Primary citation: Anderson et al., Biorxiv (2023), "An alphacoronavirus polymerase structure reveals conserved co-factor functions". An RNA: 41 nucleotides with solved positions. The depositors describe the entry as "Porcine epidemic diarrhea virus complete core polymerase complex". It was solved together with nsp12, nsp8 and nsp7. It was solved by electron microscopy to 3.4 angstrom.
[PDB]
Context: bound to proteins that are not shown
């Protein structure tokens, strides 16, 4: 010094929703 | 009478694959 996009996997933080006490 | 637990979804960050 290592580009324009599409799709997918793992992890962390926040919020929301459902169920329980 | 409002406070604690388990799941599901969205967003942000990090990493990793595949395709033209």
């Nucleotide at each position: 010094a290592a580009a324009a996009a599409u799709c997918u996997g793992u992890g962390a933080u926040u919020u929301u929703a459902a169920u329980a006490g | 009478a409002g406070c604690u637990a388990u799941u599901a979804a969205a967003a942000u960050c990090a990493c990793a694959g595949a395709u033209u």